[PDB]
RNA sequence: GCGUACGAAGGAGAGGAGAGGAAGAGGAGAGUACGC
Numbered sequence: 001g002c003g004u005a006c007g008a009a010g011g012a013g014a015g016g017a018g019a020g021g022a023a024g025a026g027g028a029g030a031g032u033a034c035g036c
Base pairs, nucleotide, nucleotide: 001036002035003034004033005032006031
Other pairs, nucleotide, nucleotide, family: 007009tHS007030tHS010014tHS010015cWH010026cWH010027cWH011016cWH011027cWH013018cWH013029cWH015020cWH016020cWH016021cWH018024cWH020025tHS020026cWH021027cWH023028tWS024029cWH
């Protein structure tokens, strides 16, 4: 990093360098486990 499982719980861009919010008018993208 991908897949899988549980969980309300996402992208280092699978949409916005914001044609949407700039430590957010929602997510410091809660975390765990197994496999490659």
Released in 2024, the model rests on X-ray crystallography data to a resolution of 2.9 angstroms. Shown are 36 nucleotides from a PDB entry: RNA (Mango II). Entry title: Structure of Mango II aptamer bound to T01-6A-B. Crystals were grown from: HEPES sodium, polyethylene glycol 400, and ammonium acetate. The work is reported in "Symmetry breaking of fluorophore binding to a G-quadruplex generates an RNA aptamer with picomolar KD" (Lu et al., Nucleic Acids Res., 2024).